[PDB]
RNA sequence: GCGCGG
RNA sequence: GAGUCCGCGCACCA
Numbered sequence: 001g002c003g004c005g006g
Numbered sequence: 007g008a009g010u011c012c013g014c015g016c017a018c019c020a
Stems, first nucleotide, its partner, number of pairs: 001016006
């Protein structure tokens, strides 16, 4: 940096 | 309006 949840 | 924080599993040419 990317996805999820809390 | 979201940010902030916590977990997982991924990815790394100054």